[PDB]
Annotation:
An RNA structure with a sequence from Mycobacterium tuberculosis, in which 244 nucleotides are resolved. Method: X-ray crystallography, resolution 3.1 angstrom. The entry became public in 2019. Entry title: Co-crystal structure of M. tuberculosis ileS T-box in complex with tRNA-3'-2'3'cyclic phosphate. An Rfam search finds the family "tRNA" in it. Clan: tRNA clan. About the family: Transfer RNA (tRNA) molecules are approximately 80 nucleotides in length. Their secondary structure includes four short double-helical elements and three loops (D, anti-codon, and T loops). Further hydrogen bonds mediate the characteristic L-shaped molecular structure. tRNAs have two regions of fundamental functional importance: the anti-codon, which is responsible for specific mRNA codon recognition, and the 3' end, to which the tRNAs corresponding amino acid is attached (by aminoacyl-tRNA synthetases). tRNAs cope with the degeneracy of the genetic code in two manners: having more than one tRNA (with a specific anti-codon) for a particular amino acid; and 'wobble' base-pairing, i.e. permitting non-standard base-pairing at the 3rd anti-codon position. The entry also models magnesium ions. Primary citation: Battaglia et al., Nat.Struct.Mol.Biol. (2019), "Structural basis for tRNA decoding and aminoacylation sensing by T-box riboregulators". The entry is indexed under complex, riboregulator, riboswitch, RNA.
RNA sequence: GGCAUCGAUCCGGCGAUCACCGGGGAGCCUUCGGAAGAACGGCCGGAAACGGCCCAGUAGAACCGAACGGGUUGGCCCGUCACAGCCUCAAGUCGAGCGGCCGCGCGAAAGCGUGGCAAGCGGGGUGGCACCGCGGCGUUCGCGCGAAAGCGUGGCGUCGUCCCCGC
RNA sequence: GGGCCUAUAGCUCAGGCGGUUAGAGCGCUUCGCUGAUAACGAAGAGGUCGGAGGUUCAAGUCCUCCUAGGCCCGCCA
Repeated sequence: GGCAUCGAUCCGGCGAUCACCGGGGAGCCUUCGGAAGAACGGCCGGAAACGGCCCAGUAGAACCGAACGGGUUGGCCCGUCACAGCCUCAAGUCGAGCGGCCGCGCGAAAGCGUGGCAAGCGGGGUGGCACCGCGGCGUUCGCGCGAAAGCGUGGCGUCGUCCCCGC
Repeated sequence: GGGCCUAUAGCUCAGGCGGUUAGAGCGCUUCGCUGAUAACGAAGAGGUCGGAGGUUCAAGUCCUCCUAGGCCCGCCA
RNA backbone atom coordinates (compact mmCIF):
# COMPACT_ATOMS: atom_id res chain seq x y z
C1' G A 1 0.00 0.00 0.00
C1' G A 2 -6.31 -3.32 0.06
C1' C A 3 -11.45 -4.08 2.84
C1' A A 4 -14.73 -2.90 7.93
C1' U A 5 -21.44 0.37 13.17
C1' C A 6 -24.74 1.77 4.89
C1' G A 7 -22.64 -3.84 10.45
C1' A A 8 -16.14 -6.22 7.94
C1' U A 9 -13.93 -10.95 10.33
C1' C A 10 -17.19 -14.95 12.54
C1' C A 11 -21.04 -18.71 13.35
C1' G A 12 -25.53 -21.63 12.03
C1' G A 13 -29.52 -22.46 8.90
C1' C A 14 -27.00 -24.69 4.17
C1' G A 15 -26.33 -30.76 2.13
C1' A A 16 -19.00 -26.88 -2.19
C1' U A 17 -18.98 -21.14 -3.27
C1' C A 18 -21.37 -16.58 -3.92
C1' A A 19 -25.96 -15.11 -2.48
C1' C A 20 -30.58 -14.97 1.27
C1' C A 21 -31.94 -14.90 6.43
C1' G A 22 -30.77 -15.63 12.60
C1' G A 23 -27.13 -13.87 16.08
C1' G A 24 -23.17 -10.43 17.52
C1' G A 25 -20.26 -5.90 18.32
C1' A A 26 -14.86 -5.52 16.37
C1' G A 27 -10.86 -5.26 13.47
C1' C A 28 -9.94 -8.25 8.89
C1' C A 29 -8.69 -10.93 3.94
C1' U A 30 -2.87 -13.65 0.69
C1' U A 31 -2.64 -10.80 -4.53
C1' C A 32 -3.12 -10.43 -9.75
C1' G A 33 -4.63 -12.38 -14.66
C1' G A 34 -7.53 -15.71 -18.22
C1' A A 35 -11.87 -18.55 -18.53
C1' A A 36 -16.62 -18.41 -16.38
C1' G A 37 -20.37 -15.92 -15.18
C1' A A 38 -25.38 -14.91 -10.22
C1' A A 39 -28.65 -13.31 -6.42
C1' C A 40 -30.77 -9.58 -2.85
C1' G A 41 -32.30 -4.91 -4.21
C1' G A 42 -34.05 -0.40 -7.57
C1' C A 43 -36.66 1.48 -11.74
C1' C A 44 -39.86 1.02 -16.36
C1' G A 45 -44.48 -1.61 -19.21
C1' G A 46 -48.64 -4.56 -17.74
C1' A A 47 -54.67 -6.17 -14.34
C1' A A 48 -51.68 -10.47 -13.63
C1' A A 49 -48.63 -14.15 -15.09
C1' C A 50 -44.46 -12.01 -16.92
C1' G A 51 -41.03 -9.10 -19.40
C1' G A 52 -36.93 -5.08 -20.25
C1' C A 53 -32.79 -1.85 -18.13
C1' C A 54 -29.63 -1.38 -14.02
C1' C A 55 -27.44 -3.89 -10.27
C1' A A 56 -22.46 -5.98 -13.23
C1' G A 57 -18.87 -7.99 -16.71
C1' U A 58 -19.71 -7.08 -9.58
C1' A A 59 -19.47 -11.59 -5.47
C1' G A 60 -16.65 -15.53 -3.68
C1' A A 61 -15.33 -21.12 -4.15
C1' A A 62 -13.87 -24.58 -7.70
C1' C A 63 -10.26 -24.66 -12.83
C1' C A 64 -5.73 -22.94 -15.10
C1' G A 65 -1.20 -19.50 -15.15
C1' A A 66 2.01 -16.59 -12.41
C1' A A 67 4.42 -13.11 -8.47
C1' C A 68 4.50 -14.42 -3.75
C1' G A 69 4.65 -17.83 1.07
C1' G A 70 5.26 -21.83 4.53
C1' G A 71 9.66 -25.10 6.30
C1' U A 72 13.57 -23.10 0.78
C1' U A 73 19.69 -21.48 -1.42
C1' G A 74 15.73 -21.62 -6.06
C1' G A 75 11.84 -24.83 -6.94
C1' C A 76 8.19 -29.92 -6.28
C1' C A 77 2.99 -29.58 -3.00
C1' C A 78 -0.33 -26.70 -0.27
C1' G A 79 -2.68 -21.00 0.74
C1' U A 80 -2.98 -17.93 6.88
C1' C A 81 -4.04 -23.63 11.58
C1' A A 82 1.28 -21.19 3.83
C1' C A 83 0.36 -29.92 7.37
C1' A A 84 4.27 -33.74 6.64
C1' G A 85 8.71 -35.00 3.26
C1' C A 86 11.64 -33.55 -0.37
C1' C A 87 15.13 -32.30 -5.16
C1' U A 88 19.13 -29.04 -6.13
C1' C A 89 22.48 -28.43 -1.85
C1' A A 90 28.60 -28.81 -6.31
C1' A A 91 30.25 -32.01 -9.67
C1' G A 92 32.72 -29.38 -16.63
C1' U A 93 31.51 -32.83 -23.67
C1' C A 94 40.55 -35.27 -23.75
C1' G A 95 34.26 -37.20 -19.35
C1' A A 96 38.80 -43.03 -25.32
C1' G A 97 43.11 -41.02 -27.34
C1' C A 98 48.65 -36.34 -30.96
C1' G A 99 49.33 -39.10 -22.24
C1' G A 100 48.18 -34.98 -18.34
C1' C A 101 48.81 -30.35 -15.35
C1' C A 102 51.73 -25.85 -13.92
C1' G A 103 55.47 -21.29 -13.96
C1' C A 104 57.73 -17.95 -17.70
C1' G A 105 58.27 -15.76 -22.97
C1' C A 106 55.79 -15.13 -27.89
C1' G A 107 51.37 -15.01 -30.88
C1' A A 108 43.83 -12.95 -31.38
C1' A A 109 43.55 -17.97 -30.67
C1' A A 110 44.86 -22.45 -31.56
C1' G A 111 49.59 -23.50 -30.60
C1' C A 112 55.26 -23.04 -30.23
C1' G A 113 59.86 -22.49 -27.13
C1' U A 114 61.97 -23.05 -22.35
C1' G A 115 61.84 -24.89 -17.17
C1' G A 116 59.42 -27.96 -13.95
C1' C A 117 55.26 -31.25 -11.16
C1' A A 118 52.05 -35.80 -10.20
C1' A A 119 51.35 -40.96 -11.63
C1' G A 120 48.83 -42.97 -3.33
C1' C A 121 43.98 -44.73 -0.91
C1' G A 122 38.51 -44.65 -0.37
C1' G A 123 33.80 -42.67 -1.99
C1' G A 124 30.48 -40.14 -5.41
C1' G A 125 29.11 -38.04 -10.22
C1' U A 126 29.05 -37.44 -15.52
C1' G A 127 29.96 -40.06 -20.00
C1' G A 128 31.11 -44.64 -23.09
C1' C A 129 30.47 -50.47 -24.29
C1' A A 130 35.56 -48.53 -27.90
C1' C A 131 38.45 -52.88 -23.40
C1' C A 132 42.29 -49.49 -27.11
C1' G A 133 46.13 -45.61 -27.30
C1' C A 134 49.71 -42.78 -24.70
C1' G A 135 52.66 -41.77 -19.83
C1' G A 136 55.13 -43.13 -15.03
C1' C A 137 56.36 -47.01 -11.77
C1' G A 138 56.93 -52.38 -10.16
C1' U A 139 58.30 -57.30 -11.66
C1' U A 140 62.51 -64.99 -8.33
C1' C A 141 58.11 -63.28 -16.19
C1' G A 142 60.52 -64.40 -21.77
C1' C A 143 64.59 -63.33 -25.30
C1' G A 144 69.32 -60.70 -26.24
C1' C A 145 74.13 -58.29 -24.73
C1' G A 146 76.91 -58.64 -20.03
C1' A A 147 81.40 -62.26 -14.79
C1' A A 148 77.68 -60.52 -12.21
C1' A A 149 75.21 -55.77 -10.56
C1' G A 150 72.52 -53.56 -14.24
C1' C A 151 70.80 -52.39 -19.66
C1' G A 152 67.63 -53.04 -24.34
C1' U A 153 63.28 -55.21 -25.84
C1' G A 154 58.67 -57.95 -25.29
C1' G A 155 54.87 -59.69 -21.60
C1' C A 156 52.05 -59.12 -17.14
C1' G A 157 50.55 -55.70 -13.09
C1' U A 158 49.43 -50.80 -11.07
C1' C A 159 48.42 -45.86 -11.25
C1' G A 160 47.98 -41.62 -14.33
C1' U A 161 45.74 -39.72 -18.63
C1' C A 162 37.15 -36.61 -17.07
C1' C A 163 35.11 -33.98 -12.56
C1' C A 164 33.87 -33.53 -7.30
C1' C A 165 34.54 -34.99 -2.21
C1' G A 166 37.18 -37.29 2.12
C1' C A 167 41.79 -39.55 4.35
C1' G B 1 28.86 -56.04 -22.96
C1' G B 2 24.87 -58.81 -20.22
C1' G B 3 19.86 -59.27 -17.67
C1' C B 4 14.71 -57.50 -16.39
C1' C B 5 10.54 -54.38 -17.28
C1' U B 6 7.69 -50.71 -20.17
C1' A B 7 5.53 -48.65 -25.39
C1' U B 8 -2.55 -48.82 -25.93
C1' A B 9 -6.56 -41.61 -27.42
C1' G B 10 -3.80 -34.99 -25.70
C1' C B 11 -2.17 -37.06 -20.29
C1' U B 12 -2.09 -41.10 -16.71
C1' C B 13 -3.14 -45.84 -17.52
C1' A B 14 -6.18 -51.01 -16.90
C1' G B 15 -6.55 -54.82 -20.32
C1' G B 16 -5.28 -58.81 -24.21
C1' C B 17 -7.09 -66.11 -24.65
C1' G B 18 -5.88 -63.09 -33.48
C1' G B 19 -12.95 -62.81 -37.01
C1' U B 20 -13.88 -57.74 -37.94
C1' U B 21 -16.28 -53.27 -36.09
C1' A B 22 -11.08 -50.81 -29.17
C1' G B 23 -11.57 -49.67 -22.55
C1' A B 24 -11.47 -46.51 -17.84
C1' G B 25 -10.23 -41.52 -14.79
C1' C B 26 -8.65 -36.34 -16.12
C1' G B 27 -8.83 -33.20 -20.33
C1' C B 28 -12.52 -31.38 -25.91
C1' U B 29 -17.46 -30.21 -27.49
C1' U B 30 -22.51 -30.26 -26.83
C1' C B 31 -26.29 -31.21 -23.66
C1' G B 32 -29.28 -32.31 -18.98
C1' C B 33 -29.64 -29.98 -13.77
C1' U B 34 -29.28 -24.89 -9.98
C1' G B 35 -30.56 -18.20 -9.03
C1' A B 36 -25.53 -18.73 -11.06
C1' U B 37 -20.38 -21.25 -10.93
C1' A B 38 -18.54 -25.91 -9.49
C1' A B 39 -19.96 -30.76 -9.10
C1' C B 40 -22.82 -34.64 -11.08
C1' G B 41 -25.89 -37.36 -15.06
C1' A B 42 -25.82 -38.33 -20.61
C1' A B 43 -24.04 -38.50 -25.68
C1' G B 44 -20.29 -37.81 -29.45
C1' A B 45 -14.92 -36.50 -31.55
C1' G B 46 -10.39 -38.31 -30.57
C1' G B 47 -6.31 -44.89 -31.44
C1' U B 48 0.25 -46.91 -36.71
C1' C B 49 -2.45 -51.20 -29.40
C1' G B 50 5.98 -48.72 -31.00
C1' G B 51 8.38 -50.82 -36.09
C1' A B 52 9.41 -54.83 -39.26
C1' G B 53 9.19 -59.87 -40.67
C1' G B 54 7.30 -64.73 -39.84
C1' U B 55 2.94 -68.16 -38.94
C1' U B 56 -2.22 -67.67 -40.24
C1' C B 57 -7.73 -68.15 -44.31
C1' A B 58 -7.29 -63.29 -40.96
C1' A B 59 -2.18 -60.46 -36.33
C1' G B 60 -3.39 -55.00 -31.58
C1' U B 61 -2.68 -60.38 -28.60
C1' C B 62 1.36 -66.21 -31.10
C1' C B 63 6.95 -66.31 -32.63
C1' U B 64 11.51 -63.72 -34.00
C1' C B 65 14.44 -59.46 -34.81
C1' C B 66 14.65 -54.32 -34.27
C1' U B 67 13.76 -48.88 -32.26
C1' A B 68 13.10 -46.00 -27.87
C1' G B 69 12.77 -45.42 -22.52
C1' G B 70 13.61 -46.95 -17.31
C1' C B 71 16.12 -50.24 -13.65
C1' C B 72 19.94 -53.75 -12.08
C1' C B 73 24.56 -55.60 -13.12
C1' G B 74 29.94 -55.93 -14.98
C1' C B 75 33.75 -53.19 -17.41
C1' C B 76 36.30 -48.58 -19.49
C1' A B 77 37.91 -42.82 -18.73